[PDB]
RNA sequence: CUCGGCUACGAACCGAG
Numbered sequence: 001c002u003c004g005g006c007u008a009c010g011a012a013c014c015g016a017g
Stems, first nucleotide, its partner, number of pairs: 001017005
C1' cells in the first nucleotide's frame, strides 16, 4: 500500500502478502 470485513471516508482499525 492493496484486498475482505466494518465503515464515521480516516486508509483509520483488523489479517496476509